[PDB]
RNA sequence: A
RNA sequence: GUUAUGUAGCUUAAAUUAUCAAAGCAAGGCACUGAAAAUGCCUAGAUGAGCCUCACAGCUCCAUUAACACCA
Numbered sequence: 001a
Numbered sequence: 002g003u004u005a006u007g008u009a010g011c012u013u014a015a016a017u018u019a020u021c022a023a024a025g026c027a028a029g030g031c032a033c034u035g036a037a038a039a040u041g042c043c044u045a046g047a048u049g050a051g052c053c054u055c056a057c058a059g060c061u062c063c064a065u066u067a068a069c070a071c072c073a
Stems, first nucleotide, its partner, number of pairs: 001065001002069004006064002012022001026041002049060001
C1' cells in the first nucleotide's frame, strides 16, 4: 500500500 | 526489527446514494458444437464499536505485496  | 492492497470468482470503478464483460442458470433459432445482442442470477464494499449514516474513518488485528534492516  | 520496522514503514508504505484484499469485493458478483477473477479486473476495474465512482469523495455517500455501489458501476460491467467473462465463469454460472435457463429459455430464445436451425438436423449439433463456438461470438454478438440480450431478460432474470451472483456486489458481506473483509475484521468490533458507530461520535453521525459509512468503500467513505482514529485504533485492534486476519493475511498478501513492496522498501530498508537478522549486526555478536
Primary citation: Cheng et al., Nat Commun (2021), "A distinct assembly pathway of the human 39S late pre-mitoribosome". An RNA structure (mitochondrial tRNA) from Homo sapiens, in which 73 nucleotides are resolved. The structure was determined by cryo-electron microscopy at 3.2 A resolution and released in 2021. The sample was in a buffer at pH 7.4. Ions in the entry include magnesium and zinc. Rfam match: tRNA. A reference for the family is Lowe and Eddy (1997), "tRNAscan-SE: a program for improved detection of transfer RNA genes in genomic sequence", Nucleic Acids Res. The family's RNA type in Rfam is transfer RNA. The family has 954 seed sequences and 5,335,975 matches in Rfam 15.1. Rfam's curators write: Transfer RNA (tRNA) molecules are approximately 80 nucleotides in length. Entry title: Cryo-EM structure of late human 39S mitoribosome assembly intermediates, state 3C.